[PDB]
Molecule: thiM TPP riboswitch RNA (80-MER)
Organism: Escherichia coli
């Protein structure tokens, strides 16, 4: 370096054609 | 005419059986 | 990744962090 | 730009 589990941390608007 | 189911826009994602992300321009 | 700045500036768009600055 | 959530295997 990539990757994977575990735990974790995180938005959730605009429109009513 | 005044709300949202459905349904239209952007987006991985607008509540998901998920989707991103975890030392960081 | 997401939050604050932010009811922020500029720019689309039926609207709307829809773009882009800030970063 | 300030803030912001790790630990552990494994890639024969």
């Nucleotide at each position: 370096g990539c990757g994977a589990c575990u735990c974790g941390g995180g938005g959730u608007g605009c429109c009513c054609u | 005419c005044g709300u949202g189911a459905a349904g239209g826009c952007u987006g991985a994602g607008a509540a998901a059986u998920a989707c991103c992300c975890g030392u960081a321009u | 990744a997401c939050c604050u700045g932010a009811u922020c500036u500029g720019g689309a768009u039926a609207a709307u962090g829809c773009c882009a600055g800030c970063g | 730009a300030g803030g912001g959530a790790a630990g552990u295997c494994g890639c024969a």